Background
Method: X-ray crystallography, resolution 2.4 angstroms. The entry became public in 2008. Solved structure of RNA (23S RIBOSOMAL RNA, nucleotides 2059 to 2914) from Haloarcula marismortui, 749 nucleotides shown. Crystals were grown from: PEG6000, KCL, NH4CL, MGCl2, pH 5.80, sitting drop, temperature 292K.
[PDB]
Context: one part of a larger RNA, bound to proteins that are not shown
RNA sequence: UACAUUCCAGUGCGGAGUCUGGAGACACCCAGGGGGAAGCGAAGACCCUAUGGAGCUUUACUGCAGGCUGUCGCUGAG
RNA sequence: GACUCUCACUCCGGGAGGAGGACACCGAUAGCCGGGCAGUUUGACUGGGGCGGUACGCGCUCGAAAAGAUAUCGAGCGCGCCCUAUGGUCAUCUCAGCCGGG
RNA sequence: GACCCGGCGAAGAGUGCAAGAGCAAAAGAUGACUUGACAGUGUUCUUCCCAACGAGGAACGCUGACGCGAAAGCGUGGUCUAGCGAACCAAUUAGCCUGCUUGAUGCGGGCAAUUGAUGACAGAAAAGCUACCCUAGGGAUAACAGAGUCGUCACUCGCAAGAGCACAUAUCGACCGAGUGGCUUGCUACCUCGAUGUCGGUUCCCUCCAUCCUGCCCGUGCAGAAGCGGGCAAGGGUGAGGUUGUUCGCCUAUUAAAGGAGGUCGUGAGCUGGGUUUAGACCGUCGUGAGACAGGUCGGCUGCUAUCUACUGGGUGUGUA
RNA sequence: GGUGUCUGACAAGAACGACCGUAUAGUACGAGAGGAACUACGGUUGGUGGCCACUGGUGUACCGGUUGUUCGAGAGAGCACGUGCCGGGUAGCCACGCCACACGGGGUAAGAGCUGAACGCAUCUAAGCUCGAAACCCACUUGGAAAAGAGACACCGCCGAGGUCCCGCGUACAAGACGCGGUCGAUAGACUCGGGGUGUGCGCGUCGAGGUAACGAGACGUUAAGCCCACGAGCACUAACAGACCAA
Repeated sequence: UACAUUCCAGUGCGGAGUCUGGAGACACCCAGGGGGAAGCGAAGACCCUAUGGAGCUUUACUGCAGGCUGUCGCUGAG
Repeated sequence: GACUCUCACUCCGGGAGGAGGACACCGAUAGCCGGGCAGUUUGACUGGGGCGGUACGCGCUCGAAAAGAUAUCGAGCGCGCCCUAUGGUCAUCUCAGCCGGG
Repeated sequence: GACCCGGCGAAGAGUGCAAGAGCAAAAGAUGACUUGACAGUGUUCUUCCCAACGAGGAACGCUGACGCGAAAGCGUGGUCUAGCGAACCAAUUAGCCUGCUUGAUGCGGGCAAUUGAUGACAGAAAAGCUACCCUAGGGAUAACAGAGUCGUCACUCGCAAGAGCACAUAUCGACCGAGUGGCUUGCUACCUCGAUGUCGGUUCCCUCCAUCCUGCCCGUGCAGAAGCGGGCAAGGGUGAGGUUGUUCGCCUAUUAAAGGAGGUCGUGAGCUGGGUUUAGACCGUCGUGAGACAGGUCGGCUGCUAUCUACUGGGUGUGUA
Repeated sequence: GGUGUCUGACAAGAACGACCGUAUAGUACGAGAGGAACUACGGUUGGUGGCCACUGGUGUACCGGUUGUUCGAGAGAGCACGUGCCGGGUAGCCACGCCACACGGGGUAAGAGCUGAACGCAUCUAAGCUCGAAACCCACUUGGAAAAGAGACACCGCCGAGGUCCCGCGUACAAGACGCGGUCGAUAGACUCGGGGUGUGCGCGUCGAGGUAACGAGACGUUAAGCCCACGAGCACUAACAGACCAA
C1' cells in the first nucleotide's frame, strides 16, 4: 500500500484480521463505551555511534586583546 | 649612576601667569601576567557505554582438531635489556646427584 | 655440606633473562690468546602461510681486512625463537658535486651513512562539563516490554543420616542426587530507536492451582474440644483500616478465611500523577572549575471528532416459501 | 399467503456462597478441667433478580413564610442563575426501604467397602459391584426458527385473510422498534366529583402598644379557608374524523 465478517491455537525476524490447522460467520443500517489494528499524532529528548554542531569550564593545545616593565623616536641645556 | 636646568611636550589659570618637564602622553619594540576573548583538540579496543583492563608493538607453551593457517576482556607467562666478556678462537677437560676412603 | 682419592653416573648440571627447543672428546667448565660485536655489497626467507605491503629480524654468500688453529676450519656478537622506530630537521663521519655574467672570501644547497622519538609502537602537536542543549543515524548497541536461558528464585521428587523419652517415616528433617515452573534476579543482544507511553494505585473482565476458607476424605505423638500433617477439589469466598508514592512489607481490630499467580510485570485513543527521570532551587559529598552523584529535598504539562475490527443493546432487508 | 400458540438444536448462570444462634446438651467423651455430632429450627452476611403498600431521599409540579428592589400604596406581580432564601411536599424515579433466590436425583474424584482371580491362601481391582465432594450432569432461571435437516400445531385466507399508512394515546421508547384504543368507543382533553399537597385567601368587622388626630406592627372572626395536583371515577361535550394503500 492493498485486501479485510472474525475467533482460538500454532507458526513466523522471537508481539499475525491476511501464513497453517480448526472454530465461527446471511447482508445492510442506528446508538454506545473505547478491547485490538504493537490505532492517529512527532525521521526517540533516553542510550550508543559520527576523526557532527554549539554553549560553558579550566594549572588541555595554540593564539589574541588588555595591564605591568625595559628600550628607541618625539627629546633640549649644564 | 647620582644631579641641576628650560625650550619642546603635558596639566591648571579668563588673562598675566602657575605646576610639571625631557619624564609623562603618543608612535615602535622587547620580557612577564593574561579563559577577558578566538580557534581547536580531548584516539582506538570493549558481550552497549563509562569505571577497570590493553587481549594497542613484540617472544614461548597450550587452546589449534598429528602439514600450513586459525578467534575471544582464552589458560600459563614473558620482552622494551644486560654483557669487552657473559663476544671470538684454540688447548685442556666433563657435569648434576649418589656411594666408599681421609 | 670446605679440599683430596676412587667408583657409579647420556645429561637430571651448565649454557645472562619467559617458555619450548639444542648441546657431552660440546654449544657446558678451566686456561690462554684475541677483537668477526669488522668495512663494502648482495642472495634468500621472514615480517605479511596461502597472497600485495615498510621498518625491523634471520639464514646463506661474495669483496676487503683481520683473529685463532698444525690444518681442515671456525668467527657476518651471545646455542635458537623477544630486546624495536618513517618523513621533515639537527648533530656527527669521509670524499666529492653544487649556489643565477665572472674571480676571491664568507655562508649556503646536495650524494652515502651514524645518532636524537614518535610504546596510540606502518609515527597529529592536544583537557573537560552540558539536565540549556542541537543534528545525523542505529534496534549495527544499552534502559523499559517481549523472546531464549534458568546460574538465581519458586515449587516437587528420589535416598533417609538424624530427633522425635523407645520409636527415620504423627511431626521435623541434613547431606547428596533427579526434576518442574517461568512469579524474582542475572545472562544474551533475536525484535522495535521515521517512539509498542513509566512505577504504584484505581476501575472492569477472563484465567491458573503449587488450596488460605468452605465440601468430601486419610493419618495422628487421633479421649473430647482445639489442633498438626496429608488427599480429592478452582463452585463460591478471600473483606476494612494506621505509617509509606511505594510494589513489598510492618502494625490494628474484625473474619469461615481475610491464599498465591498469569492476562504487553492485563488495564493512561479509561482515570490518577504521589515516585523514577527535563528545564528552577537547596543541603551533604566530590571536583581548581564548568559541573557530577544508581545521595536527600521543595516545585514542576497528561494531545486526537473511531475508518476497520470487537463487544453491548436497537433497527431494515433477504433466505427458509 | 396470514393470525395465534409452541417446539428446542444449542447458548448463559454462582443464582446461589458462607456464618452465627437454639433444641440436641452441660449430653456422648473425660478423674476433672473442659466439652462435641446427626437432625430439625430461627437469624445474619455477601451475591443475585424484581418491586415502591411501609420508612427514607428527591421532587427549580405545587402551597406557605420572608429579605432587597421595581410596578405610586393596597391587591397582585418581575428579578436576585437559571427556585433570592427559608418551611412543607403529591405522583414518579429510587435504597438507606420491601419481596423472592431448594430439596432431590444421576455419574465420579480422594476415600470406605463388597464379590473376586491371576497366585488353591490373601487381595477394594485385573473382569464385575455397593457407596462417596461446595466440584460434573440433571433439576431451576434467561435467550433461542437463520438449527441451510432454516421446525411443529390449529384456524383464517388466495378477491380477499391479514397488514401498512392514518387518528387518539402509552404497560413502550435516543431514530427505528413495541403495546393499546379508534363511535359496535372511555384512547386523550374539558367539566364535576373522589383522592391528594399546603396551612387559613382578598375584602370587611372587632381588638391592638400607643398617638389630639392622622396613623398603627400585629391578633381574632368570616375560613378544615384560599390556592394547587403528573392519580382515579363519572361523563361522548371536544378530539379518535375523512380516507388511502399493499396483499397469495
Rfam match: Archaeal large subunit ribosomal RNA. The literature on the family includes a 2002 paper in BMC Bioinformatics by Cannone et al., "The comparative RNA web (CRW) site: an online database of comparative sequence and structure information for ribosomal, intron, and other RNAs". Rfam 15.1 lists 2,955 matches to the family in 1,139 species. Gene Ontology terms of the family: structural constituent of ribosome and ribosome. Entry title: The Refined Crystal Structure of the Haloarcula Marismortui Large Ribosomal Subunit at 2.4 Angstrom Resolution with rrnA Sequence for the 23S rRNA and Genome-derived Sequences for r-Proteins.